Keywords: RNA polymerase, TRANSCRIPTION. Solved structure of RNA with a sequence from Thogoto virus (isolate SiAr 126), 22 nucleotides shown. It was solved together with Polymerase acidic protein, RNA-directed RNA polymerase catalytic subunit and Polymerase basic protein 2. The sample was in a buffer at pH 8.
[PDB]
Context: bound to proteins that are not shown
RNA sequence: GCCUGUUUUUGCU
RNA sequence: GCAAAAACA
Numbered sequence: 001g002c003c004u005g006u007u008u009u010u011g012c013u
Numbered sequence: 014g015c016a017a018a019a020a021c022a
Base pairs, nucleotide, nucleotide: 004022005021006020007019008018009017010016011015012014
C1' cells in the first nucleotide's frame, strides 16, 4: 500500500 | 457530516 457491504466504539465539527 | 478503530462476509 490499505476494496465493497453490514454492525459496533470513540472523538471532532 | 467528518475522522479513527474493530469484528464479520
Taxonomically the source falls in Thogotovirus thogotoense (Viruses, Negarnaviricota, Polyploviricotina, Thogotovirus). Released in 2024, the model rests on cryo-EM data to a resolution of 2.58 A.